[PDB]
Molecule: Env38-Golld RNA
Organism: uncultured Caudovirales phage
This record gives sequence, C1' cells and structure tokens, in this order.
RNA sequence: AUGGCCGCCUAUGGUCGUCAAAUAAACUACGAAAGUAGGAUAAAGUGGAAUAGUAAGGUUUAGCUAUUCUGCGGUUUCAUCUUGUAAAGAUGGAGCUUGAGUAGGCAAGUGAGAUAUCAAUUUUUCUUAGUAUGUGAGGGUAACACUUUAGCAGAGGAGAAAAGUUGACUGGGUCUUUGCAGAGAUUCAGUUGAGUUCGGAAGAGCAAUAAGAAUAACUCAUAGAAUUCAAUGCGAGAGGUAGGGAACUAAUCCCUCCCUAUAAUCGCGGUAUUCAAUAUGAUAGUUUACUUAACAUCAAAUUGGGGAAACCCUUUAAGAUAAGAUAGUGUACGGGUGGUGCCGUUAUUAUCCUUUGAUAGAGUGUACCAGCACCUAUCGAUGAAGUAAACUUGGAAUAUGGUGGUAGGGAUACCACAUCGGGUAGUUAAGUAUUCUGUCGUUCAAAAGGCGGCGGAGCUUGUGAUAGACCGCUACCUGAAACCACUGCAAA
RNA sequence: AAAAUAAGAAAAAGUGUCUAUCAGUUUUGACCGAAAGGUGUCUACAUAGUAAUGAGUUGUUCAUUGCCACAAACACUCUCAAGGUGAAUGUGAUUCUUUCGAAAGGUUUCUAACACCGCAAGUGUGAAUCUGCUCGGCAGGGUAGAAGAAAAUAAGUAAGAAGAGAGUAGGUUAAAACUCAAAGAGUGGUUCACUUAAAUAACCGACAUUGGUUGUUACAUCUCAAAAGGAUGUGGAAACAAAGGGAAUAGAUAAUCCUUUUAAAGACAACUACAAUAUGGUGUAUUCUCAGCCU
Repeated sequence: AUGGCCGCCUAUGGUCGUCAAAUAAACUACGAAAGUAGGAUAAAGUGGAAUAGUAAGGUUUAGCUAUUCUGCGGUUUCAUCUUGUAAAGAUGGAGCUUGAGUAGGCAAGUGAGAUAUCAAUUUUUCUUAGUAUGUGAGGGUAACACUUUAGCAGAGGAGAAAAGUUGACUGGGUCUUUGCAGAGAUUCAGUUGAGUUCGGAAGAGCAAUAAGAAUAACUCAUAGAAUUCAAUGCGAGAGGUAGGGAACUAAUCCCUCCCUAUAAUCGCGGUAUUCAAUAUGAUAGUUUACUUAACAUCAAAUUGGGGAAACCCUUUAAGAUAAGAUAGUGUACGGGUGGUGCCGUUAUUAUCCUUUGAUAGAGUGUACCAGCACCUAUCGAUGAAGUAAACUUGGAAUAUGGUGGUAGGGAUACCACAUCGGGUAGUUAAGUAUUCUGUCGUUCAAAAGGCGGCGGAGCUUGUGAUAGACCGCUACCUGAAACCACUGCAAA
Repeated sequence: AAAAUAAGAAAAAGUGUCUAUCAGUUUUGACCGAAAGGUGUCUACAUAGUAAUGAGUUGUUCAUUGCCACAAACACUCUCAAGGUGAAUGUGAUUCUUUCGAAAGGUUUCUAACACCGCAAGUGUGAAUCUGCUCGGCAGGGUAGAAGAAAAUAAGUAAGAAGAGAGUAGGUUAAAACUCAAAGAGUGGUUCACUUAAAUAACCGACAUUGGUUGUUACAUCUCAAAAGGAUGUGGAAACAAAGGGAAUAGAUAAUCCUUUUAAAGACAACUACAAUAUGGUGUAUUCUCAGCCU
C1' cells in the first nucleotide's frame, strides 16, 4: 500500500490484520502470603446509595462533575460437581461495565402538526311560483243570489345549494427530570347522550368503535434512524387483584395508610433485517391553474302538443356529475343479523358513460381533389381528457464525491488545514587579534574573578547591500476545547 | 473572572517576494583629464578645397584631370543704368612650441623763421613745399587734401627659421539597461596586457626652460630641560615601517579594513654665464626614475 471497525459516501486520523479495538481478571515465574516482574484476550446497559468539589458573600437546598460501592444484566475466567468423555450444563468466586472525532453531505424513514371526506342535523337562500290559497274594491247575470276580477297580502310540503353545529367534555394519577407551569403521550374514573332494543306512547334497557383515511410530490424537526423479537435486559409505572406490615383498640376484622407480588403503557439499551453522498436526466408520478360546466349527460318539478290516461315527444329549470354511474356475482376484507351479498370496500360480469386507437361505411365541411374533421357500426384498449406552471422519484453510464483560497471572470489544476487560537524566539556562509556576552562544566569559602565547551555580539569578505511591508518556513511555550434532554421560565 | 508568569542553551529554518533607497558594472553621449619631477604654453590634423591616377614622403608636397565655393581678365547679351550668360585664369584645409623678428597705413603736433630783397617773386640754410574750395583790395586768412619732418602707437603683430605630430591612461556626470574578474595579483605606476601568483606587451604626451655662487623663507630628520639656538638636508612614484581612525553594556584594542606620514620649498630673491648633446657615473637611496653636474 491493501483490508476490518467508527450508521452511509468522501476527505482526514483513529484503531486493529482477514476469528481484524484496547485494558482488567485470567495465565506464567517466584513468594507462606501480601505482592513483585512479565502478560494475551471479552462486552448492552439500566438503576440505586455514599462521599469530594462546585458556581456563591456566608447559610439552606437542588443540580453539575469526579470517585467508590452495589442489585440485576452482559461478558470473560478460575474452582468444583454431575451428565459424558469431549457436547455442554449446574453451583459458587473474581474482573470489567468501557473506545472510534472533525468537517460537508445523506430521512419516500419516523414524530408532532396541518388539509380531506363521510353520517347526522339546524339556519339562511333559491327553485316548484308571485303557484295553491286568503283577503278581495269594481263589474256582469239576476231580482232582491251566484258568479268570484283587478289589486293587495302570499304558502307549507317536496327539490337544491351554501353556511354552520355535532361526531365527545371534565377530573385524578402517572411519563417526558431539573423545579415549576403549559403542552402532548398513556391510564383510570365520571359526566353528557346520537344511536339502537322493547314500547301507540311516557317511560325503560344497552350506550362514546358517536364513522374517518392518506401524504415522496404540504409544514417543521429529527443526524443516524426505522422495523422486528422463543434467546431481548433493566428501570419507572395508571389501575384492578393478591400477600405482608404499620397504626388504633381490651381484642379481632374491614376500609383509609405503607411496601412487595402481577403489568396496561412508557424511558434507555440489546439481537436480527433494511436504508443512507452529489450532479446530468431514463422511468414512474403528484399537486395547483386553465379549457369550464363550452359542449354533453342527470335532475324536484315545469311549458306546449300528441296519444291515451298507461305515458311519450317536447322547452324551461334551482341545481348537480371534471369520471364516474346502474343491475348483478359475492374473490377478498369489515360491519351487524334470529338469518339473507343483508350493508360498507374492491372483484369481474353486463349495459351506460370518459378518453381513445384500428378498420368498414355514408354524407357534410374546409375554394376544389387528396387527406383531415364530424356521425354510424365493429373490434380493442382507456379512468376523465388536453394543456401551462411548479414538484417528487431519480435506471444505465459519465463526471463529481471534506472545509477555504486561489487571477478581469470562469473552468481545469494547485495550495494548506483535519477542533482552532495567541504568543516567544528566530529564518545567509565562512573567517575571526582583542573585548563584551548567553549557556554549560570546572576552579573559586561569598562577592569578585580565572579556566574549558557550545555558541552570540562587533569586524572581514562574500550574498551587491540597506530599510520598510506582506508571504511563508523551524523550534518552543500557552489557551479555549466540550454542548445536548417536549417546549417556555427559572436558582434553590 | 482577568490579564499577570513562561517561550532556558544548542540544533533546525526562504541566500524567499514586493516596494523605496544606496552603491557599483556595461554601453552611449557630454564635459573633464596626463599614470616616469617642477613651471609655462599646448595636444588639432592625416599626402590636403573635394575625389581619383602617378610620383615622392624625415608631415602631409607636387603634376594632370573631373567637380565644388569665391574672385575675375575677356567674349556674348543687355536701348543707358541695373543686369543676365558663359568663362581664360587665380584663390581655396592645417594645430602647437621655441627662437628670430618687420613694415605700410592712420594718430597727435609742424607747413616756420633767417639772410638778400621797396613788396612779392627769387637765391641759400627747416622738411621748405604745393594743391582744390572759400573769404580777402593784396601778402594773406580758414577749410579740406597731396608730398614731407619728428615721435609714440603699430607690435613682440604680420612674415620667416628650427622643432613636434602631441587630449593619452583614465575620471566625473546624465540616461538606459542591468547587478559583483563591480575580485585579485603584479609594476616605479596605469592598463583594454596577465589571472591564483608569476610572467608577458604597451603606456606614463609635444616643445622650451628648470645653469653656477650667495642669501631668505618653509619643511624634514637629528642635537638641544623648555626659549635661545646648532648640524645635515629638500624632485617624483612605490615599499618596509610608523602613527591615527573605527566595535561589540563606559572606556581601551584593531586581526582585518580605512586615513596620514613614510615620500622634506630641485622653491623664492640678488648677482652672474650659457652649448657642442663625449655618453658612462653621480644625483641615489629599500627599489626604480627625471631634473640638474662631470665626462
């Protein structure tokens, strides 16, 4: 170098070597033992105490850190014992409870939130309509009753649309630790009753599963996360129950109280599986918006005519359908029945529709002839269709695949950093008579001084040189590392 | 709670970059300048207007020709003048030093007087006289001149006659590039010569002068206790040496480096000759080398 591990990809560095972290105990060699010298190898954590310190002026408390101990798990290893001799298993006993960072990227994962739809039901408005009907001046025809006009007021019911309101509220306990108040999560209790059961009923029964999805293409917030479980481990723990105890009494039992057992639900952790770098766009899609309700179809009723009282054809319609409907059959899933596809979803069937493609036709339109369009038939597909905008997924492959910092602007490419930051010295080579010095050794009883070693100053040439600004290099010293937790506030 | 100690000695580590300086170098130009004495004056030229042929050359001259500049006899032309056109022909570079050395002009004064003569004019002696103009009656005056006579300038000028061929080696400066044989040796010294310490080649200019005796002044050594003096002396370039300068906390000391002596007025006055260039020594020493001096 390459390989394994730190979630993935890459850079960097950190570990080990292909059974791929170290370090204890183990294991040796001594020792009577304490131990001393060697020494290879494992691993998930969840809780509790008890210190020591803390910010802090004292004191109080909480936290925060460190250390030790300990339950229980995990793991390793020794000892013993059977079974089996290995395969293991059981029972003691000991050790450890710990490591992989720093960037940039990675979330159809999950969590919280939005936003539909559905079933009820109130109100308002519109249509059937100024319709039915009421009140009805004034007229006609009577002879002294029989028409009921204009006008004015004006519907219920049925149909439809939009706005709503309901489909649950309140209390207690836990949990999210850091205490204290808000949210959620869960659990227990209660309340109200829309609905169904029996009822002509008024009453009485069961009553909150009294519906509800999906989200890649909405928000944010999570860097590792999700799912899963005969081996999963620990802790908290609403309740109900079961046990035991406290307390009181002369005594006993029950309730209130306390603890333990059980565990609905949580917190952390574990096994197993899966996902995890960017940019191009192949594919596969989703929202909005427009065509726009043009056209078309369906409508409570309605306008007129024809039948004939069956019904047609019509022409208006509040309004609706932007891909569904209508009858099966009951593949499958649910939901209630005394029970029946009896009802909800989606399975084809069959006919309608939507969008269409192939023929095979007529006609008509485009100035004529092609062709095309439109209707009809047949055979297929199709869930609306066309289009704008955004947006998601992102084959194969080809480049990219840490941060910053480079030139008038970009690419290539190059640099220096892997947690950064702030200082102290320096940063040309030799040669030196004397002198002064740093540092070390030595001689010196302290100062003085001498001597030696490694250098420095200054001078001599070299380097032309001098001075100033950046740019680096090279030793060394120091500092800050460093935080998390559902929010908001916070000191005790 | 917030800015106070450290970064000891060696080792290591860009001789980086950029800017501004300051030094040099290599070219140019421009001035300036002698490296074998002092002083004075000097350093320009290449066979001579300019080119070419042929001579000759100890400086540079001739001859011919072509051409250029200037002058011009003359010829043509121009109605006169002013001109124009050709020309025969002649003139055409030229520094320096010594020495010897003029004139001609023009400049200030003179243009008399005396004798003999009526006066002039004459004749002798200044130089002793003439002209133009003008004023004068004249002999004269006053203005320009001619020709003369003095003297200073001219002038140490011009022209001769000898001698030389001489601005070098290099220095400074401005600009432009640039940046260290931009070092050293060596010589008396400077190099463009030579390169690791020794040899080689040039150069250090031209001419004249710098003479003798005596003295002054300055300076150098010695000798003098200072002061007062005394002795021997004075060219130049080197050396050996000596003394100062300059450092690293004051000083002092100085390897190396630099500066200065070393390396002294061959001066200056007065008087006085001038050489024969014989060509060695003596000047003259630590080396060379001129002046002088003798031969």